[PDB]
Context: bound to proteins that are not shown
């Protein structure tokens, strides 16, 4: 340095914060 799952959330709906973590 991406892209997915989750706990919760927040939002102008663009996304962003968090939480366990999985990957490439």
């Nucleotide at each position: 340095g991406g892209g997915g799952a989750c706990u919760g959330c927040g939002u102008u709906c663009g996304c962003g914060c968090u939480u366990u973590c999985c990957c490439c």